[PDB]
RNA sequence: AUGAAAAGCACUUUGAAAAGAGGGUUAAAUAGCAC
RNA sequence: CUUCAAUGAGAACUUGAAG
RNA sequence: UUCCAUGUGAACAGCGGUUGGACAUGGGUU
RNA sequence: GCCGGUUAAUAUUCCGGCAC
RNA sequence: CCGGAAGAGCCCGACACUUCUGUCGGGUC
RNA sequence: AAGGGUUGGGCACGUUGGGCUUUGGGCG
RNA sequence: CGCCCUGGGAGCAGAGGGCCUCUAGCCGGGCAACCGGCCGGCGGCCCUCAGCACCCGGGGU
RNA sequence: AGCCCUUAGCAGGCUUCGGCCGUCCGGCGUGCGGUUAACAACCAACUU
Numbered sequence: 001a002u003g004a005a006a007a008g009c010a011c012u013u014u015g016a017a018a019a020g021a022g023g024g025u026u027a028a029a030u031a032g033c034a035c
Numbered sequence: 036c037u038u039c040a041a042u043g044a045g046a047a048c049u050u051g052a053a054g
Numbered sequence: 055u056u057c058c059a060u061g062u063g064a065a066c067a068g069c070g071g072u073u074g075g076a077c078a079u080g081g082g083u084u
Numbered sequence: 085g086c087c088g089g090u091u092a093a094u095a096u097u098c099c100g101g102c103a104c
Numbered sequence: 105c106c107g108g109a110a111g112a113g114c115c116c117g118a119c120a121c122u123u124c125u126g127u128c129g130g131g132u133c
Numbered sequence: 134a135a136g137g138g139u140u141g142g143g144c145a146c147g148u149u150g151g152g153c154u155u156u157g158g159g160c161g
Numbered sequence: 162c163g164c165c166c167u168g169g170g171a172g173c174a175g176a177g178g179g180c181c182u183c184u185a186g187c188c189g190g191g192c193a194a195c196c197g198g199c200c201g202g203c204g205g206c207c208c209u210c211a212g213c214a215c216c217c218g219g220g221g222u
Numbered sequence: 223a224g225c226c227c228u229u230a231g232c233a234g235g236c237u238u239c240g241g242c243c244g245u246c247c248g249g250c251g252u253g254c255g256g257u258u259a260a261c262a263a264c265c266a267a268c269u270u
Base pairs, nucleotide, nucleotide: 008035011022012021013020014019036054037053038052039051040050041049057081058080059079060078061077062076066074067073085102086101087100088099089098113132114131115130116129117128118127119126136268137265138264139263140262141261144253145252146251147250148249149248150247153231154230157227158226159225160224165221168217169216170215172213173212175210176209177208178207179206180205181204183202184201186199187198188197234243235242236241
C1' cells in the first nucleotide's frame, strides 16, 4: 500500500436510523475508501 | 422519590403541572 | 469558550438518554 | 458614577435621567 | 427636612390585544 | 411581688410669637 | 378672577331644505340609439336646528 | 371670593354695672417654694 481508471455504488425495497436484501461498477468487491 | 400529560422509534435519570 | 441559541448519526456522560460542560453550526464580553 | 430600564446570552461598561 | 423624586420602581384593579402595540384608573403613610 | 422612663411648679409682674377673630388697607 | 351672569369669534360634530355631477334597480315606448315615470348608493357647495373645545372686550365676588 | 398688611380683642366672660378675671396659646427675666411631685397621668421592654 483499494483500483489501470472512483468507475467509490444509480434505482427499488425493509428499517426511526445505522444498515440489510436486491440491483449496479469492475478483470476482480475472495479489492467497498474498517480497502 | 411518586402521578398525569407532552415530545419521541425508544423515557427511572428530557420537559410542564401536582405531591 | 466551558457562556447563549438552534440542530444532532457515531463516540463520551462506567445504566439509558429525545438530555448535556459532548458533537455540529451560528452568536456573545462596549 | 449613582439610580431605573434594556439582552437568548454585556452592563456601576448599553439606553434615559441626574452628577463627579 | 429638602432638590434628585415619583415622572421612577412595587402592589391592586378595569377594558382591549393574532401580532406592529397595550390603554386608563387607585394605593404606595 | 420586685427591678424603668417621659411630662406637669405653680402665684405676681414685665417682655417675645402672637395660635384665633373684628375693623381698616392692598392684590386678584 | 376660582365660580356664576353678559357681547364677538375660531375649529369641529349631527338632523332637515335648495343647486348641480358619477354609479345601480323597476314600468311605458323604442330595430337600436334615444324619449317619459318610480327607486339605491350618491356627494362637492349653500340655508335652518342640537353638542364639544379655543381666543378677544365689559360686571360681581 | 381667595391671598397679603394694621388696629382692637384674644374672637372671652362675670359683675357693684363702675369695675374685676385675661377662664388665648408659646417661651424668656425678678421675690417665692423645695416639702410630701413622697403625687398624678402617659409610655415601655424584659429578668428570680
Notes: 28S rRNA from Thermochaetoides thermophila DSM 1495: 270 nucleotides with solved positions. Rfam match: Eukaryotic large subunit ribosomal RNA. Gene Ontology terms of the family: ribosome and structural constituent of ribosome. It was solved by electron microscopy to 2.94 angstrom. Primary citation: Klein et al., Nat Commun (2024), "Methionine aminopeptidase 2 and its autoproteolysis product have different binding sites on the ribosome". The PDB entry is titled "Chaetomium thermophilum Methionine Aminopeptidase 2 at the 80S ribosome".